The RNA has 43 modelled nucleotides. Keywords: RNA-binding protein, microRNA, target directed microRNA decay, HYDROLASE, hydrolase-rna complex. Entry title: Human Argonaute2-miR-122 bound to a target RNA with two central mismatches (bu2). It was solved together with Protein argonaute-2. The 2019 paper behind the entry is "Structural Basis for Target-Directed MicroRNA Degradation". It was solved by X-ray diffraction to 3.4 angstrom.
Context: bound to proteins that are not shown
RNA sequence: AAACACCAUUUCCACACUCCAAA
RNA sequence: UGGAGUGUGACAAUGGUGUU
Numbered sequence: 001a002a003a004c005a006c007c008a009u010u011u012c013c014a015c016a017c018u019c020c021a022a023a
Numbered sequence: 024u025g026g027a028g029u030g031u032g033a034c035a036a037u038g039g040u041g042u043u
Stems, first nucleotide, its partner, number of pairs: 003042007013032008
C1' cells in the first nucleotide's frame, strides 16, 4: 500500500416529504 | 434557485491505534 476491526471526535451537509395556489 | 416546517443518513468522513 487493500480490505477488515476498534477508540476519540464531526448534527456539518445531502436528499426527501408536507403546507401556503382548492372550498 | 419564493418560503417555512420535519423525516431519513450513524457499515458516515477523518485522525488514531491494531490485524493474515